Released in 2011, the model rests on solution NMR data.
Shown are 45 nucleotides from a PDB entry: RNA.
It comes from the structure "Structure of the HIV-1 frameshift site RNA bound to a small molecule inhibitor of viral replication".
The entry is indexed under RNA, Inhibitor, RNA-INHIBITOR complex.
It holds a match to the Rfam family "HIV Ribosomal frameshift signal". Rfam's curators write: This family represents the HIV Ribosomal frameshift signal. HIV uses a system called -1 ribosomal frameshifting to produce the required ratio of Gag and Gag-Pol polyproteins. The stem-loop structure of the frameshift signal is thought to impede the ribosome and cause slippage in the 5' direction, this causes the -1 frameshift and translation then continues in the new frame.
[PDB]
RNA sequence: GGGAAGAUCUGGCCUUCCCACAAGGGAAGGCCAGGGAAUCUUCCC
Ligand code: L94
Numbered sequence: 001g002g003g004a005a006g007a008u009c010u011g012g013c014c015u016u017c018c019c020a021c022a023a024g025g026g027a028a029g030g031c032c033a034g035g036g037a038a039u040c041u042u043c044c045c
Base pairs, nucleotide, nucleotide: 001045002044003043004042005041006040007039008038009034010033011032012031013030014029015028016027017026018025019024
C1' cells in the first nucleotide's frame, strides 16, 4: 500500500502525593466521551 492490536494524545470529572495554602500548578492512578486531529512500536498481508 492493505489490515489488526497496544501505547502516546485532545476533553470532562475524581482520588493519592509534592510546591502552594486563596487561587493555582506539577507527578502518579482511575472512569466516561474523543482516536486520526496526529504519532510510535509490535504482528499479520
Ligand atoms: C496529565 C496530562 C494529560 C492527561 C492526563 C493527565 C497529567 N499531567 N491528556 C490527559 N497528569 N488525559 C497529572 C487524557 C495530573 C488521556 C495532576 C487520554 N492533577 N485518555 C493535579 C484516552 C491530578 C483519556